This is an experimental structure of RNA (LSU rRNA chain 13; LSU rRNA chain 12) from Euglena gracilis, with 133 nucleotides shown. The entry also models zinc ions. The work is reported in "Cryo-EM structure of the highly atypical cytoplasmic ribosome of Euglena gracilis" (Matzov et al., Nucleic Acids Res., 2020). The entry has 78 different proteins, among them Ribosomal protein eL38, Ribosomal protein eS28 and Ribosomal protein eL24.
[PDB]
Context: bound to proteins that are not shown
C1' cells in the first nucleotide's frame, strides 16, 4: 500500500419531536364599492 | 304587501400604513 | 420567510 | 308565523352524567415559524 | 477523520 475492524472525528448544537388531554403565532388600522341583517324620518304604489 | 335616501352593526372583494431580523 | 384545503350548518318547542 | 330558548354538529378555563362557560363569516385540517425536550440522524467521506 | 490490530502484495 489493499481488505476485514468495534469505535472515532467532519457533514451536524444534526435528526426527531412538540397539543393531543391542557405549547406560542401567521395580525392590526384606516378608505371605495359590492353584501346581509336591523332601525327609523320618509318617500313615490 | 311593491319600492330610492339615512342610519348602526357585520363580510367577500379591490387601495394605502404598520406588524416576524 | 407575514399561509392556506374544507365548512360556514341540520333539528325541537 | 316570528322572536328566543334548547338539542345535533364545533372549543373548554368547566364536568362522573348532567350542569357551566365560549363560538357560527366563527372555526377546522394542515402548513411554516417560535419557544422547548433530546443529545448530534441516516447517507456518505 | 483517526482506529487496537489482524490480513494481503
Nucleotide at each position: 500500500g489493499u481488505c476485514c475492524g468495534a469505535u472515532c472525528c467532519g457533514u451536524u448544537g444534526a435528526g426527531c419531536u412538540c397539543c393531543a388531554a391542557g405549547g406560542c403565532c401567521g395580525g392590526g388600522c384606516u378608505u371605495c364599492u359590492g353584501c346581509a341583517g336591523g332601525g327609523a324620518g320618509u318617500g313615490g304604489c | 304587501g311593491c319600492u330610492g335616501c339615512c342610519c348602526c352593526u357585520g363580510c367577500u372583494g379591490g387601495g394605502g400604513c404598520c406588524g416576524a431580523c | 420567510g407575514a399561509c392556506a384545503g374544507a365548512g360556514u350548518g341540520g333539528g325541537u318547542g | 308565523c316570528a322572536a328566543c330558548a334548547c338539542c345535533c354538529c364545533g372549543c373548554c378555563c368547566a364536568g362522573a352524567c348532567c350542569a357551566g362557560g365560549c363560538u357560527g363569516g366563527a372555526u377546522c385540517u394542515g402548513c411554516g415559524g417560535c419557544g422547548a425536550g433530546u443529545g448530534u440522524a441516516a447517507g456518505u467521506g | 477523520c483517526a482506529g487496537a490490530g489482524g490480513u494481503u502484495a